Entry title: Q21 transcription antitermination complex: loaded complex. Solved structure of RNA (Transcribed RNA) with a sequence from Escherichia coli, together with DNA, 66 nucleotides shown. The structure was determined by cryo-electron microscopy at 3.8 angstrom resolution and released in 2019. The work is reported in "Structural basis of Q-dependent antitermination" (Yin et al., Proc.Natl.Acad.Sci.USA, 2019).
[PDB]
Context: bound to proteins that are not shown
Parts: sequence; structure tokens; C1' cells
RNA sequence: GAGUGGUGGAGAGGUA
DNA sequence: TACCACAACGAGGTACCTCTCCACCAC
DNA sequence: GTGGTGGA
DNA sequence: TACCTCGTTGTGGTA
Repeated sequence: GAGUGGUGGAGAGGUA
């Protein structure tokens, strides 16, 4: 010494 | 030895939003 | 569960 | 499993 996880990566679709 | 097809690598638009899907093995 | 791991 | 399209860049072949 005082709560907590997607980014990571794929695929598909969409907006300008 | 200077042209030459041929092969190998290296590019290919920015920004955003929604969803799903994720190594097999094994005494 | 805890290391092992190569193709149609 | 294959189904890009240039476009440079390097390489063995041959008159």
C1' cells in the first nucleotide's frame, strides 16, 4: 500500500 | 558479351459503427 | 493434467 | 489449393 478488462486477431455487413 | 524473357518481391484510401468466434492431445 | 507437436 | 495488375529488379540464355 485500499474498484476494474476490450484492444490483440479473424470473418461478415453497413455509413461518409 | 549486350538484349532478353522470366521470375520474385512489393505496393495498392482514409475515419467510423454493428455482430459473432476463438488448439488438440490423454494415460 | 501437463508437457509434445507434425500433414491433405 | 489455384481465380490480381502493374512495376521495378535481379538472373540465366543466346547471336
About this RNA: The entry has 5 different proteins, among them DNA-directed RNA polymerase subunit beta, Q protein and DNA-directed RNA polymerase subunit omega. The sample was in a buffer at pH 7.8.